Solved structure of RNA (ribosomal RNA 18S, nucleotides 1460 to 2203) from Leishmania donovani, 679 nucleotides shown.
An Rfam search finds the family "Eukaryotic small subunit ribosomal RNA" in it.
The sample was in a buffer at pH 7.6.
Keywords: Leishmania donovani, ribosome, aminoglycoside, paromomycin, RIBOSOME-ANTIBIOTIC complex.
It comes from the structure "Cryo-EM structure of the small subunit of Leishmania ribosome bound to paromomycin".
Ions in the entry include magnesium.
The entry has 33 different proteins, among them ribosomal protein S6e, ribosomal protein S7e and ribosomal protein S7.
Released in 2017, the model rests on cryo-EM data to a resolution of 2.7 angstroms.
Bound small molecules: paromomycin (PAR).
Context: one part of a larger RNA, bound to proteins that are not shown
C1' cells in the first nucleotide's frame, strides 16, 4: 500500500511561545503519477531565408466628393 | 455564399 | 492573412433563388370504379379578372383515347444538410520538403538512411557517414520575351530604271534664338 | 557623277 | 492616288523545325 | 581574388 | 581536394538569362449540395418549395467599413496644332427566305 | 441541295448650316477589309488666354429640352446640348498596402460580361523613375540545440480567493440519553444462631 | 415435640446519591473539506512561463502569492590560472 480529505480533527505528551511528536475517520474520486517517444509552443541559444517582413525610398489608402463590395437599419420582400 |  | 469590383455577381423583364398574386402538371406506370349511348381536348363574345387571361361561371360547338376521378406510387426543386459525400478550388506553402525495401539500434513507440562541415534559390551538390540501393518533389522537360539560319510571301515588304506630275530662289516674320548637309 | 517629293 | 508600267531582291515582316549560354574564359 |  | 563563389571578360543574352506554367507528401471537420442528367439522407409534391406569367424587390438610407474612380491645380487648366502603339475582336440554326 | 439577311466596319450623305442621329454605298469568315490600326500620356520660337484665386482648379448635385437600346425606360439604362456649380475638397489623425528595372508609377486601348451599360477584371502597347543590391530590427517562415505540466497543441494548459447550489465532518456557551465499574448508606426477604413456647 | 415471634450474624436484591467510563444525541455562532455546463477577479505555475523554480522558517498581504534568511538541482550550468 490507487489520487484526496489530511500531516486535518480528536485524544496525550514535550515547548515561554512559535510549534514538534504521535495521529484517524465520515465523506470523496478513475485516475493521480513514472520514464521515455514524436510532435506542436518559448518574452531559450544558435545558422540561414522573405519587398504578401524591415531597412533607404517611392506611390499611394485612412481625410473630401462619387462607383461598387459588406454590415446594420429600413422592408410585402430588401434572396 | 462568405467574416 | 486565407470573406467584403469575390461567387465571374455590370440583375429594368428574363436571369431570380426573394414578396404580392395568378395559370400550368412537367402526378411517368400500375390497380379500381365512370367510357365511345362520349374518357376528354380545346375555344367566340359576355360577367369574373391586374389581364381583347375560357382561369372560371354562363353559354354551345370543337377534340376524338391521348384524357379523367380515387389509390398507390414515382419525377422535379437556385429546398434543406458542404459537419453525409464525389470532383475542383483554395490554403497550410514560394516553402524544400515527404516515403518504402533490406541491414544496424531499442522491450517498445519509434530511430538510422534523411548529418554534425563547407555550398546552392533547392536534403542542390561535394565531402563525411551503420548504412546500402531506390522512388517522388527540386532541376529537367513547357510555354512566352530578347540575337540568330533555312524556308518563305499578287494575305508582308523593299528598292531601282525609263515615262507623268509637283517645288525651284532675287527673298531673312509683327521682335525672330537653337540645332546635320 | 547626279537638288528634292510622290 | 502619279488610284504609272516595268525587273532584280529579301534588309525589316511571317514562322514549322534548329542554332546560341555552359560559370565558357580570366585573374 | 575568395576559398583551400 | 573538392563542391563552388566575387570581380571582369566574351556577347544579343552572365549566372535558375528574364518572366510565367505544372508543382510531392500529409492535412483542414477551408468554400461550393447556386455549375452540372455530381450524389446519399431529409423535407415540398396540385390553392405545390415544381413551372410558368404579371407586378415589385435584389439598388431601399441616421449610419460603420473593404476597393476603386475623381480631384485638391500653373511640372497646371483651356483652345489649338504636329508627331505617333500593341493585345485584339467581327455574321446564325432540320428556323423564315430565295 | 446551293445562295440571302443578323456581326464589325471604312466611305459618302444628312449639309444653302449645333451635337447626338438618321440614312446611301463599299468591303471584310478577319496577316487578305477596317489599316499607312493618326490611342492618351507627350511634344509645340502656339511669340494663344487664364495668374495664386476654392480661381477659366474640381465637377458632385439637378433642372429644361432632344436622340437611340429595348417587348417595356418610372425608382434618370446610355450618349449628346445648354443651364446650376454659393457640393466639399488648398494634399490629408491615430493607423496602413504594394513594389527593386523597361520596374513602380502615369498613360490610355483591346478582349470579356453585353440588345442597352465598365470607376470592374484578363490581357496589350506607350512614357519611364527614386532607392537598395543589404539585415533578422519588426512580423513570419526553415533547420539545428535544449527546455515543457502542451497533443483538436501556447488562441494551449492552469492556481487561488469570491459568489450559487448540495452534501459530510470538525469547534462551541448550552441542552439531554442509555448502560457498565467504584462505595456510600437505607435495606426485601432468606440461612445459621439465641430466646421463645400458642397447639 | 413443636407453628406465631425476639434478638444477632452473614448471604444480598432492590432504592438514593457520589465520581469514573463506555456508547450514542440537540446547539446559537464559527470554520473546514468535497461535488456539481458555460457567473466574477486577477494570472501563481508549466518555456529563463517573462523575477529559475522548490525545501525549511519568518512576517506581510482581496486572492492566487511576494519578501528576508540558510539550504537543493528535481537547472537554465556535468566545462575554461594545467
Ligand atoms: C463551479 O465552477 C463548479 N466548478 C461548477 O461545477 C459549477 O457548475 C459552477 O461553479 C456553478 O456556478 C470558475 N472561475 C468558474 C466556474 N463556474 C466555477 C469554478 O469555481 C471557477 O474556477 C470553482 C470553485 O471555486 C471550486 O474550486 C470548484 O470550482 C468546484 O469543484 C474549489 C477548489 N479550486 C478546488 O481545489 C476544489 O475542487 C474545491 O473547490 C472543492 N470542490
Nucleotide at each position: 500500500g490507487g489520487g484526496g480529505g489530511a500531516g486535518u480533527a480528536c485524544g496525550u505528551u514535550c515547548g515561554c511561545a512559535a510549534g514538534a511528536g504521535u495521529g484517524a475517520a465520515a465523506c470523496u474520486u478513475a485516475a493521480a503519477g513514472a520514464a521515455a517517444u514524436u510532435g506542436a509552443c518559448g518574452g531559450a541559444a544558435u545558422g540561414g531565408c522573405a519587398c504578401c517582413a524591415c531597412a533607404a525610398g517611392a506611390c499611394g489608402u485612412g481625410g473630401a466628393g462619387c462607383g461598387u463590395g459588406c454590415g446594420g437599419u429600413u422592408u410585402a420582400a430588401u434572396u | 455564399g462568405a467574416c | 492573412c486565407a470573406a467584403c469590383a469575390c461567387g465571374g455577381g455590370g440583375a429594368a423583364c428574363u436571369u431570380u433563388a426573394c414578396c404580392a398574386g395568378a395559370u400550368c402538371c412537367g402526378g411517368a406506370c400500375a390497380g379500381g370504379a365512370u367510357g365511345a349511348g362520349g374518357a376528354u381536348u380545346g375555344a367566340c363574345a359576355g360577367a369574373u379578372u391586374g389581364a381583347g387571361u375560357g382561369u372560371u361561371c354562363u353559354u354551345u360547338c370543337u377534340c376524338g383515347a391521348u384524357u379523367c376521378c380515387c389509390u398507390g406510387a414515382a419525377u422535379g426543386g437556385u429546398g434543406g444538410u458542404g459537419c453525409a459525400u464525389g470532383g475542383c478550388c483554395g490554403c497550410u506553402u514560394u516553402u524544400g520538403g515527404u516515403c518504402g525495401g533490406u541491414g544496424g539500434a531499442g522491450u517498445g513507440a519509434u530511430u538510422u538512411g534523411u548529418u554534425u562541415g563547407g555550398u546552392u534559390g533547392a536534403u542542390u551538390c561535394c565531402g563525411u557517414c551503420a548504412a546500402c540501393g531506390g522512388a517522388c518533389g527540386a532541376g529537367a522537360u513547357c510555354c512566352a520575351a530578347g540575337c540568330u539560319g533555312c524556308c518563305c510571301a499578287g494575305u508582308a515588304g523593299a528598292a531601282u530604271u525609263c515615262a507623268g506630275a509637283a517645288u525651284u530662289g532675287c527673298c531673312c516674320a509683327u521682335a525672330g534664338g537653337a540645332u546635320a548637309g | 557623277g547626279c537638288a528634292u517629293u510622290c | 492616288g502619279u488610284c504609272g508600267a516595268a525587273u532584280u531582291c529579301u534588309u525589316c515582316u511571317c514562322u514549322g523545325c534548329g542554332g546560341g549560354a555552359u560559370u565558357c574564359c580570366u585573374u | 581574388g575568395u576559398a583551400a | 581536394u573538392g563542391c563552388a563563389c566575387a570581380a571582369g571578360g566574351u556577347g544579343a543574352a552572365a549566372u535558375u538569362u528574364u518572366g510565367g506554367g505544372c508543382a510531392a507528401c500529409a492535412g483542414c471537420a477551408g468554400g461550393u449540395c447556386u455549375g452540372u442528367g455530381a450524389u446519399g439522407c431529409u423535407c415540398c409534391u396540385c390553392a405545390a418549395u415544381g413551372u410558368u406569367c404579371u407586378g415589385g424587390g435584389c439598388g431601399a438610407c441616421a449610419c460603420g467599413c473593404g476597393c476603386a474612380c475623381u480631384a485638391c491645380a500653373a511640372u497646371g487648366u483651356c483652345a489649338g496644332u504636329g508627331a505617333g502603339a500593341a493585345c485584339a475582336a467581327g455574321a446564325a440554326a432540320a428556323a423564315c427566305g430565295a | 441541295g446551293u445562295c440571302g439577311a443578323a456581326c464589325c466596319u471604312a466611305c459618302u450623305u444628312g449639309a444653302u448650316c449645333a451635337a447626338a442621329a438618321g440614312a446611301g454605298u463599299g468591303g471584310g469568315g478577319a496577316a487578305a477589309c477596317c489599316c499607312c490600326g493618326g490611342a492618351a500620356u507627350c511634344a509645340c520660337a502656339u511669340a494663344g488666354a487664364c495668374u495664386c484665386a476654392c480661381u477659366u482648379g474640381g465637377g458632385a448635385c439637378c433642372g429644361a429640352g432632344g436622340a437611340u437600346u429595348g417587348c417595356a425606360a418610372u425608382u434618370a439604362u446610355u450618349g449628346g446640348u445648354c443651364g446650376c456649380g454659393c457640393a466639399a475638397c488648398g494634399a490629408g489623425g491615430a493607423a496602413u498596402g504594394u513594389c527593386u528595372c523597361g520596374u513602380a508609377g502615369g498613360c490610355g486601348c483591346a478582349g470579356c460580361u453585353c440588345a442597352u451599360c465598365a470607376a470592374a477584371c484578363u490581357g496589350u502597347g506607350c512614357c519611364g523613375a527614386u532607392u537598395a543590391c543589404g539585415u533578422c530590427c519588426c512580423u513570419g517562415c526553415c533547420a539545428u540545440u535544449u527546455g515543457u505540466a502542451c497533443a483538436c497543441a501556447c488562441c494551449g494548459c492552469c492556481c487561488g480567493u469570491c459568489g450559487u447550489u448540495g452534501u459530510u465532518u470538525c469547534c462551541g456557551a448550552u441542552g439531554a440519553u442509555g448502560g457498565u465499574g467504584c462505595a456510600a448508606u437505607a435495606c426485601a426477604g432468606g440461612u445459621g444462631a439465641u430466646c421463645g413456647g400458642a397447639c | 415435640g413443636a407453628a406465631a415471634g425476639u434478638u444477632c450474624a452473614c448471604c444480598g436484591a432492590u432504592a438514593u446519591u457520589u465520581c469514573u467510563u463506555c456508547a450514542a444525541u440537540a446547539g446559537a455562532g464559527g470554520a473546514a473539506g468535497c461535488a456539481a455546463a458555460a457567473g466574477u477577479c486577477g494570472u501563481a505555475a508549466c518555456a529563463a512561463g517573462g523575477u529559475a523554480g522548490c525545501u525549511g522558517u519568518a512576517g506581510g498581504u482581496g486572492a492566487a502569492c511576494c519578501u528576508g534568511c540558510a539550504g537543493c538541482u528535481g537547472g537554465a550550468u556535468c566545462a575554461u590560472u594545467u